Shown are 283 nucleotides from a PDB entry: RNA (LSU rRNA chain 2, nucleotides 297 to 469; LSU rRNA chain 3, nucleotides 650 to 760) from Euglena gracilis. NCBI's taxonomy places the organism under Eukaryota, Discoba, Euglenida, Euglenophyceae, Euglena. The 2020 paper behind the entry is "Cryo-EM structure of the highly atypical cytoplasmic ribosome of Euglena gracilis". The depositors describe the entry as "Cryo-EM structure of the highly atypical cytoplasmic ribosome of Euglena gracilis". It was solved by cryo-EM to 3.15 A. It holds a match to the Rfam family "Eukaryotic large subunit ribosomal RNA". Rfam 15.1 lists 107,465 matches to the family in 2,616 species.
Context: one part of a larger RNA, bound to proteins that are not shown
RNA sequence: CUCGAUCGGCUUUCGUUGGAAUCCAGCAAACCCUGUGGGCUAUGGAGCAGUUGGCUGUGUCUCGGUGCUUCCCAGUACCAAGAAGAGUCCUGGAAUGGACCCACGAAACAGGGAGACUGUCCCGUAUGGCUGAACCGUGUGCUGGGAUCACUGGGAUGUGGCUGGCUGUAUCC
RNA sequence: ACCAAGCGUCUCUGGGUCAGCCCAGGGCUGGCCACCGAGCCCCUGUCUCCGGACAGGGAUGACUAUCGUGGCAGCCCC
RNA sequence: UGGUGGCAGCUCCGCCUGCCAGGACCUGGAGU
Repeated sequence: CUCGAUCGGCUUUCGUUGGAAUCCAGCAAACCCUGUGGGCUAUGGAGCAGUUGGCUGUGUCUCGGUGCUUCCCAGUACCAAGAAGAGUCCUGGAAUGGACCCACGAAACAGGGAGACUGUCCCGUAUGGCUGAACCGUGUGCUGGGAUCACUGGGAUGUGGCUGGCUGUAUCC
Repeated sequence: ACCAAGCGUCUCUGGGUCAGCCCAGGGCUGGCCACCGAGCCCCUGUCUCCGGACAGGGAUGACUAUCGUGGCAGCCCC
Repeated sequence: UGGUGGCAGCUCCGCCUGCCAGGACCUGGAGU
């Protein structure tokens, strides 16, 4: 340098994948035989003999799907947040107060602010939208249909491996 | 309505007048009968003028008539 | 002319206290 595996609060970690340019070695790196590593793990095990099952890259030719991107056609969506600062009048420094007929919201009357006592003045709340993160509209995204690509299930038949149960032993732990 | 004066009801309470019952006290008849003698009384004299002294005597101190004690009467009184 | 402050009744004590042992009144006060 590639190749694979692993990680994402992330920018890696690991690997006897292979290759090049090289250096030690030369009975053959260095620890290690004063033992690294595998098997078993006591309601069981190991050996041996035989059967009955399953997991796995599968060589090979079959069939379908899911989708990474791209292209077409069609539809939808892209995020905020309601309701009188009402026509007026009065008091007042200032109306959220009081009076007149009529007004409205509420999935929101949790709160806080504002020149005094507010559901309808402001932020917010309830709700909604996201949470593939993009929170964006001559740019996109999603879905559905269709196509190319990207990717993985179902049958051939040598495998490479494995591995569970069961029976028996003469053998022993 | 309030304050005050007055007159009443009822409940208490303080201070008074007369009463009534039963007794008492007296008075008068100097009541009557019987006792008492002294706390005395009276008459004299003398010394005296002493709110008197003394010595005498007297119960004719009787008759009503100083005072007390025992009993028995009638009549009258605030 | 007096009521046991009297010289006392059938005791002691006079009785009666004043609308409930019996009458007529007077005069204040408190509450109502």